[PDB]
Context: bound to proteins that are not shown
Molecule: crRNA
Organism: Biggievirus Mos11
RNA sequence: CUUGCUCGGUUCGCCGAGACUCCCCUACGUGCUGCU
DNA sequence: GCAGCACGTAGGGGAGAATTGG
Numbered sequence: 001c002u003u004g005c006u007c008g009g010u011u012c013g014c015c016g017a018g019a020c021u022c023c024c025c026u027a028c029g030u031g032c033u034g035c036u
Numbered sequence: 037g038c039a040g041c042a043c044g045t046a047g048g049g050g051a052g053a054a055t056t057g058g
Base pairs, nucleotide, nucleotide: 005018006017007016008015021051022050023049024048025047026046027045029043030042031041032040033039034038035037
C1' cells in the first nucleotide's frame, strides 16, 4: 500500500497479523534405520 | 548392496525487446 491468497478477534459496523518465484508436464522416487 | 518405515521427490520445458521495412 485499492484487486487476489492465508491465519485470528468482534459490538458484525471491519481490523490485527502474514507470504509474494510462479506455472505447466512426465516419471515413482527421496531419506532413516536393521543385516550382508 | 537388500528389506521396513515415513513422506512426497526429481527433473525436463516456460515466463523479450530494439530495429526496420513497406